[PDB]
RNA sequence: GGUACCUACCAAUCGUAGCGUGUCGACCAGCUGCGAAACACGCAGCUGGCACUGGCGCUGUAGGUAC
Ligand code: J8F
Repeated sequence: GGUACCUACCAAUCGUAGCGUGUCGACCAGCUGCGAAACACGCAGCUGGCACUGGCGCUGUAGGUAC
C1' cells in the first nucleotide's frame, strides 16, 4: 500500500455518513369471500396509508483490526 470486517460521520427528511429499496411480519383505515355472522369477533385475499420492525443493495470519508 491492497483486500475483508468493525467503530464513528451536524440539522431536517422513515432510515442512512449519503443514495436506493416500503419487507414474512407489526400498526391505521377500507373492500371482498367464508365462518349458522349487517355490528363485534375468527380465517383468507386485495387496496390505500404508516414506517413499529431498522434489514437489504450500492457507495464514500477518516480511525482501528485481521491478513
Ligand atoms: C424500508 N424495504 C424502506 C423503501 C424507504 C422507497 C421512502 C426491512 C426493510 C425496511 C425497513 C426495515 C426493515 C427491517 C424497508 C424496505 C423501503 C423506502 C425505506 C424511500 N427490519 N423508500 O419511501